[PDB]
Solved structure of RNA (LSUa_rRNA_chain_1, nucleotides 3 to 458; SR2_chain_4, nucleotides 1 to 184; 5.8S_rRNA_chain_7, nucleotides 1 to 170) from Leishmania major strain Friedlin, 788 nucleotides shown. It holds a match to the Rfam family "Eukaryotic large subunit ribosomal RNA". The family is grouped with related families in Rfam's "LSU clan". The literature on the family includes a 2001 paper in Science by Yusupov et al., "Crystal structure of the ribosome at 5.5 A resolution". It comes from the structure "CRYO-EM STRUCTURE OF LEISHMANIA MAJOR 80S RIBOSOME : LM32Cs1C1 mutant snoRNA overexpression, class 4". The entry has 76 different proteins, among them Putative RNA binding protein, 40S ribosomal protein S3a and 40S ribosomal protein S19-like protein.
Context: one part of a larger RNA, bound to proteins that are not shown
RNA sequence: AGACCUGAGUGUGGCAGGACUACCCGCCGAACUUAAGCAUAUUACUCAGCGGAGGAAAAGAAAACAACCGUGAUUCUCUCAGUGAGCGGCGAGCGAAGAGGGAACGAACUCGUUGCCGAAUCGGGUCUUACAAGGCCUUGAGUUGUGGCAC
RNA sequence: GUGUGGUUGGUGCAGGAGUGGCGAAAUUCAAGCGAAAAGCAAACCCGUUGCUGAAUACAACCCUUCAUGUGAGUAUUGAGCCAAAGAAGGUGUUAGCCCAUUGAGCCAUAAACCUGAGCGCCUCAUGAAC
RNA sequence: AAGCGAGUAGCACUGUUUGGGAAUGCAGUGUCAAGUUGGCAGGUAUUUGUCUGCCAAAGUUAAAUACAGAGUAGGAAGACCGAUAGCGAACAAGUAGCGUGAGCGAAAGUUUGAAAAGCACUUUGGAAAGAGAGUGAAAUAGAACCUGAAGUCGUGACA
RNA sequence: GUGGGAUUGUGAAGGGAUCUCGCAGGUAUCGUGAGGGAAGUAUGGGGUAGUACGAGAGGAACUCCCAUGCCGUGCCUCUAGUUUCUGGGGUUUGUCGAACGGCAAGUGCCCCGAAGCCAUCGCACGGUGGUUCUCGGCUGAACGCCUCUAAGCCAGAAGCCAAUCCCAAGACCAGAUGCCCACU
RNA sequence: AACGUGUCGCGAUGGAUGACUUGGCUUCCUAUUUCGUUGAAGAACGCAGUAAAGUGCGAUAAGUGGUAUCAAUUGCAGAA
RNA sequence: CAUUCAAUUACCGAAUCUUUGAACGCAAACGGCGCAUGGGAGAAGCU
RNA sequence: GUGUCAUCCCCGUGCAUGCCAUAUUCUCAGUGUCGAA
Numbered sequence: 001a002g003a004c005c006u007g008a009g010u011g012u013g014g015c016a017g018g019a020c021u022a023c024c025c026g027c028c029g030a031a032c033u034u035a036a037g038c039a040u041a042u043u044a045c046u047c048a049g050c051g052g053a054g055g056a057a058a059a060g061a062a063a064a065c066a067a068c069c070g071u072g073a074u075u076c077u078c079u080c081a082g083u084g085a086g087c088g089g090c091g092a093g094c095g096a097a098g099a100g101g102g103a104a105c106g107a108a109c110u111c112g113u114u115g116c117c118g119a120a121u122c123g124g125g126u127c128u129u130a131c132a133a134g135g136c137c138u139u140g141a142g143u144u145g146u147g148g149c150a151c
Numbered sequence: 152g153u154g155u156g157g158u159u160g161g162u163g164c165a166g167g168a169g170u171g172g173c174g175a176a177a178u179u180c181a182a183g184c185g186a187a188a189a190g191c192a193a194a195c196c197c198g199u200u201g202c203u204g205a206a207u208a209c210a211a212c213c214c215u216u217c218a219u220g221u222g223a224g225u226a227u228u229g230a231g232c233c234a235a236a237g238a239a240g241g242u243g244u245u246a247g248c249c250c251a252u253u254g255a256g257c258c259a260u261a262a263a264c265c266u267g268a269g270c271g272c273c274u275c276a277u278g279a280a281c
Numbered sequence: 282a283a284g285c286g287a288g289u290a291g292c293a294c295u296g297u298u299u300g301g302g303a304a305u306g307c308a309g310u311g312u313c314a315a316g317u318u319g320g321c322a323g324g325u326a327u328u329u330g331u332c333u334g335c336c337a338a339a340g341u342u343a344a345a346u347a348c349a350g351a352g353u354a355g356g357a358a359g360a361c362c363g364a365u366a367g368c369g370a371a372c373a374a375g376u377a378g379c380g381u382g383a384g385c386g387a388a389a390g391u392u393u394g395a396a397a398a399g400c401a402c403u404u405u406g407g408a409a410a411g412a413g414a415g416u417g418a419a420a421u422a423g424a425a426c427c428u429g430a431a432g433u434c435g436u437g438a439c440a
Numbered sequence: 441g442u443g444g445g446a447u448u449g450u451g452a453a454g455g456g457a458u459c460u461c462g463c464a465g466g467u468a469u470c471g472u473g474a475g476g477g478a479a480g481u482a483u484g485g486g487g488u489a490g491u492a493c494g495a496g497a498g499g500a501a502c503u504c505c506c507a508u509g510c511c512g513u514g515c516c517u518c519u520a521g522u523u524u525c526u527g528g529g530g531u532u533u534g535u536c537g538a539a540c541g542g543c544a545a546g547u548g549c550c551c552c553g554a555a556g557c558c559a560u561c562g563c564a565c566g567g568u569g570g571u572u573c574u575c576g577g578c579u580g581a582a583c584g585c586c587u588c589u590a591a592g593c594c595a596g597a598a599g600c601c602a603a604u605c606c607c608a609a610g611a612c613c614a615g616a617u618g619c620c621c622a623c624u
Numbered sequence: 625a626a627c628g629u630g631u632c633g634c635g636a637u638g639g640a641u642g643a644c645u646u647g648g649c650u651u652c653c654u655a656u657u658u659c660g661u662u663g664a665a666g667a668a669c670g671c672a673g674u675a676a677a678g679u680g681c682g683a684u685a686a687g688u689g690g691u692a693u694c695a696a697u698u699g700c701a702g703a704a
Numbered sequence: 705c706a707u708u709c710a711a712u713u714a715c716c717g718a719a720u721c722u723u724u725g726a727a728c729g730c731a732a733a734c735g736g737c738g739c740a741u742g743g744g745a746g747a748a749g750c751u
Numbered sequence: 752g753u754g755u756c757a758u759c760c761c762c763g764u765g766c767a768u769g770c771c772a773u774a775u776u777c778u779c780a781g782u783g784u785c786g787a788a
Base pairs, nucleotide, nucleotide: 002785003784004783005781006780007779008778009777010774011773012772013771014770015769016768018659023054024052025051026050027049034041038089064071065070075103076102077101078100086094087093108341109340111286115149117147120146121141122140123138124137125136126135127134153278154277155276156275160273161272162271163270164269165266166265167264169260170259171258172257173256178230180229181228182227189203190202191201192200209220210219212456213455214454215453216452217451231248232247233237240250241249262656291312292311293310294309295308296307297306319336320335321334322333323332351658353655354654357651358650359649361648362647378385379384390644392643399426402413403412404411405410427642432637433636434635435634436633437632438631439630440629441463442462443461444460445459446458447457465620466619467618469616470615471613475607476606477605480510481509482508483507485505486504493498511566512565513564514563515562519559521557522556527552528551529550530549531548532545533544534543536541570600571599576594577593666724667723668722669682670681671680673700674699688718689716690715691714692713729737730736738766739765740764741763742762743761744760751752
C1' cells in the first nucleotide's frame, strides 16, 4: 500500500407514527358497594388509564389426563356443579377440574440440536413473451454457516 | 423406461357458480245515485226462484212558502274470470283480476372462486422402479 | 451411530394472583441444576424406593366460539314503541343554543285538501284586515290550516 | 191588558205560539234620634287664721274667690317660627361688546319680607241631673225590753246611669215639607 | 242596581285525544366484507342560470368518463 | 343524441380531487419563508 | 414585429425523524486488530 471490524456520510429501494377500537390480546388498576359498624375479605383480577392486532383474536399438536377394560392438539356447548371439591374475620361470601353426550375436524407441520454433506444458499444484474421457485454472470452477502437428506 | 404437478411461470381454452340487466295471469265487467249500487224468504236445499219500500227523508220553538245539500266506488248487489301467482306495497272509501311485485327463462361477463386436484403448448420441478 | 432448546427449570425471601389449602400461576432480587444410571407431573411438607404418564425452557397452523355502545355491502323479521313514547335526534340533530374550556345539548310530525282548485272581482281601510263574491263534498279544511279535549275567558238567554 | 225585547246551534220571507222584563216614582229641603262613642282632672294662693285644739312647742279645714299644672277642642288678633310671593333690595364668580335688562351657579349667597300654615313659644273655651256603694241614721218587730232591717223610709263616693257633647234611619222615620209625574 | 254567583246556547284562547308513521328499539342471517405516507379519519374553504341551510361534489366542483335504461328535470328558467 | 351524445335515473372499472390534518423542507392567531432541480411569463436594450 | 433576457414574479418535483436493505461494489474515521515489500 492494503485488509477486517467497529462506527459514520450520502445516493438508491422501502417501511413505522395517524384513524378505528363492539368483540379480542398485554399491562395497569379503583372506589362507591356488601359484610346491617370495619381493617382481611367483597365489589373485582371489574370501571377509569397505557399499549397492540384481526375478520375474529387468542389457543393449539402433551415435560396432557388419569389410575381405567384406559383416554389422547386446541377451542366451544350441555353437564360435571353453587359442588357432603375446596377458599373464606371458615363470616359475609367465593369457587373450578378430569371423566360423559356433543359442535368442529382431510390437521398437522417448521426450526435448533444429533450425523451425512458443505454454498449445492441469498441478493443484484441480464436472457428466456418471465423484478420465473429457470438459465448465464456476479464478491456483493454468507463458512462467526445458508441450504440439502435422514429417522 | 415410465407418469405427475393448472401451488413454477410464460402463454391460451372452455363450462359454470357469482354479479348486473331483461322477463308471467285474470273485471276498471252490469246496475247512478238523499230514500232499492237496498233488503227479506230462519243450519243446508229450495234459491239459475218468490216477495218489495214506515226515507212521500232531513234540515233547530212550530206553520206554511222560495231555495240549497250530497267528493272519489277498493262499498253493496248481480254475474264472470286467473291462480305453480290470494303475499303484506301503490292507486281520491275496504282490490287476486287498476298498477307494481315473482315463475319458468333470456342476455352480458377484468381478475378471483368451482369443475377427471377442468383443458392444451413451452418452460421448470417432481414421484414411482430398475 | 449419536443426540433432543441454561442465568432455563428449580430453591430462598418478598409481593401479587388463584378454589389451589406447609404455597395455582406470575414478578423482583439472591442463588442456580440434571442429563434419559436423566428430568417434569402424579392437588399434606420431608427422607427413602417402587409404579404410571409425559419430555419444558424456538416456531407456524383452518374450523367449531366472541362481536356486551365498531364498521362495509346486502338481506329477513318482531305478541316491541307510536311524536312528553321509541335513539338525544320520525324534522337543514350532535343541529340551534350554553360554557374560557373539558364538555353540555334542546324544541320541533309541514298531518290543508283527492287536485292548489291556495279565495279572481267588488267594496272601505294607510296597512293589517273587514264586509261581499268565488273554489272546494267540507274554509269551524284558509296555509307550519285533520281531529280540536280539559282548564280559563267573552257573549246572549235564563235562574 | 199595555209596551218593549227574545227563543236552540242547518239559508231566505212572511205567520203564530211561548217566555222575560217595565207599567210609578223622581228630585230638593227641614228635622226626629233608637243605637254607639263619650272627658274633664289636679295643685297652689287669698280668706277662714295663727284661730279651733293645746301647758307650751306647735297648729287644721269649708262657704267663697284668685291663679296655675295636665288633659281636651279649637283659633291666627297679637308675639314667635317658616318664604319658590325666588316680593324688594344687596352681593360673588362666570356670561350676552358696555350701560340697561338680565342670565348660570339643580332656589348662587346675604338682609328684610306679605299671604298661608303654625307654638302651652301665642290666644280662646271645657256645664248639669238621677241612682246607688261603704257607711251613718229614722221608724220598728222578731224578742217584754233592746236593736240600723226584717217589712218599710232618709241622707249619702272622683263609682254607675242619663243630660249636655260627637256619629247617626240596616233603627229601613205611616216625621213635616217644595215641585213635577202617576193615581185620581 | 252595581259588582258578583249559578245553568244552558254560541264563540275565543289552548293544543290534549284518535286515526296516521319513509322513524326508533330489539332479534336473526349472508359475504372474493376491514382505512392510511399511492397521504386516511377529522377540520376548513369553495362549487348551481337563479342556491341561506342541508345534500352532493372539488377550480373537470348539485359534477367528467363508462355500462345499462329509454324521455325527462321541474319552483322558475334553460336545453330538446 | 330518442335506432340512445338526455342536467333522466341506476350501477361501476377511466378520471378529477382546493387549504389542511399522522402531516413529513422550516414556521404559523403569518393563506408566511427556504435549498436543490425542471419549467413559464418577462420591461429596457438587440435583429 | 420577432426572438433573447438581469432583478422581480408564478407553477411542478424533491427535501422530517427513525429503522431495514442496498451501493454492477460509492466516500470516509479509529494511540481497535493486523499487515506490507
The entry is indexed under Leishmania major, snoRNA, Ribosome. Released in 2025, the model rests on cryo-EM data to a resolution of 2.43 A. The 2026 paper behind the entry is "A small nucleolar RNA dictates the structure and function of translating ribosomes in Leishmania".